Context: bound to proteins that are not shown
RNA sequence: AUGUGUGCU
DNA sequence: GGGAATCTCTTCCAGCACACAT
DNA sequence: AAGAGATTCCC
Numbered sequence: 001a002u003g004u005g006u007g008c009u
Numbered sequence: 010g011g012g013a014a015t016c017t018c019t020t021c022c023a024g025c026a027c028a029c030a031t
Numbered sequence: 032a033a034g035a036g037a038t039t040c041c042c
Stems, first nucleotide, its partner, number of pairs: 001031001003029007010042011
């Protein structure tokens, strides 16, 4: 630096 | 010359976090 | 990945 996931808004 | 089918290209959205992964 | 558009092929 991109994907997965979850959390809150 | 038109119509249909198939392939290819492009669109793909509100905020922060914490994660991990590649 | 899904939808749209373009190109090609067959009728």